[PDB]
C1' cells in the first nucleotide's frame, strides 16, 4: 500500500442467535429465602 | 461462612409521591416494516482477514 470486512450503539460485562415487541451462553454485582 | 433458590440489574426525559417507592415514553438519523436488537444506507466508537512476498 490494495481489495474486503467483523464488532458495538437492548440497556452491568463478555460472546453468540434473532424481522416478534427481544432471547441463549459464560461471568459479575444487588435485595430476598438460608441451623 | 455455604450453596443453591426467587428476585433484579444502563442513560435521559415527564408525572403521583416527594417515602433509600412506583408508572410512562426514549435509546446516533433515516428507510423498507404491522413489527428493527436484527436489514438498507449515513454517523459515532471499537477491532480485523486475504493478497502485495
Nucleotide at each position: 500500500g490494495g481489495c474486503c470486512g467483523c464488532c458495538g450503539c437492548c440497556a452491568c460485562c463478555g460472546g453468540g442467535g434473532u424481522g416478534g415487541u427481544c432471547c441463549c451462553c459464560g461471568g459479575g454485582c444487588c435485595g430476598g429465602a438460608c441451623u | 461462612a455455604g450453596a443453591u433458590c426467587c428476585g433484579g440489574c444502563g442513560c435521559g426525559c415527564c408525572c403521583c409521591g416527594a417515602g433509600u417507592g412506583g408508572g410512562g415514553c426514549g435509546c446516533g438519523g433515516g428507510g423498507u416494516u404491522c413489527a428493527a436488537u436484527u436489514c438498507c444506507c449515513c454517523g459515532c466508537g471499537g477491532c480485523g482477514g486475504c493478497c502485495g512476498c
An RNA structure (selenocysteine tRNA) with a sequence from Methanopyrus kandleri, in which 88 nucleotides are resolved. The 2010 paper behind the entry is "Structural Basis for the Major Role of O-Phosphoseryl-tRNA Kinase in the UGA-Specific Encoding of Selenocysteine". The entry also contains L-seryl-tRNA(Sec) kinase, not shown here. It holds a match to the Rfam family "Selenocysteine transfer RNA". Its family is annotated with triplet codon-amino acid adaptor activity in the Gene Ontology. Rfam 15.1 lists 4,211 matches to the family in 3,344 species. Lineage of the source: Archaea > Methanobacteriati > Methanopyri > Methanopyrales > Methanopyrus. Crystallisation conditions: 14.5% PEG 3350, 40mM sodium citrate-HCl (pH 5.2), 260mM ammonium tartrate, 5.0mM magnesium chloride, 1.0mM AMPPNP, VAPOR DIFFUSION, SITTING DROP, temperature 293K.